[PDB]
RNA sequence: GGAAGGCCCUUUUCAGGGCCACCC
Numbered sequence: 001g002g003a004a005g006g007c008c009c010u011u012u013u014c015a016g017g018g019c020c021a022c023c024c
Stems, first nucleotide, its partner, number of pairs: 002023001005020006
């Protein structure tokens, strides 16, 4: 420099909302 990643809610399901992040 980057938020990749993990968890919950929903019908709003082509999909929407909330919380916390590994390196450092």
Description:
An RNA: 24 nucleotides with solved positions. The entry is an ensemble of 15 models. The structure was determined by solution NMR and released in 2002. The PDB entry is titled "Structure of the histone mRNA hairpin required for cell cycle regulation of histone gene expression". The work is reported in "Structure of the histone mRNA hairpin required for cell cycle regulation of histone gene expression" (Zanier et al., RNA, 2002). On the sample the depositors note: This sequence comes from the Histone H4-12 gene of Mus musculus. In vitro transcription using T7 RNA polymerase.